[PDB]
RNA sequence: GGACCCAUAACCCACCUAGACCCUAGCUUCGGCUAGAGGGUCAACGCGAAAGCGAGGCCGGGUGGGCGGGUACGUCCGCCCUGGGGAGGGGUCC
Numbered sequence: 001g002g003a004c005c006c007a008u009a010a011c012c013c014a015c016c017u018a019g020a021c022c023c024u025a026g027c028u029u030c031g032g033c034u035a036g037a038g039g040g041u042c043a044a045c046g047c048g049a050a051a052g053c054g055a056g057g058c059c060g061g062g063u064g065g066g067c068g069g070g071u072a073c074g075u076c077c078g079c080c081c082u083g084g085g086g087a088g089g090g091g092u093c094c
Stems, first nucleotide, its partner, number of pairs: 001094006010063004015057001019042006025034003045054003064081007
Other pairs, nucleotide, nucleotide, family: 028031tWW029031cHS071074cWH
C1' cells in the first nucleotide's frame, strides 16, 4: 500500500402493576364532621409454587424456513434466502 471480517430488519424470550376524582344522606357551612358503604369515571384479566401460555410496552440476549426421497419421527443430500458502498476502532493475510 491492498484484501477480508465486524451491518440492518423481522421473529422469539424476560420484567412490573396501583391510585385518584366525582356524585349520593344530615347540621353549622368560612372550615369541618360521618374514613373501611353504594354508584359513576379512569380498562385490565385467568392458572401458578418456580416456571410457562395469551403478538400491549422499555432494557438485555439469541434464533430460522422451504423441497424430494429412505422408516412414522429425529437424521442424511441438494438448491434458494433477508443485500452492497463510505467514516471511527480491532484482528488477519498478501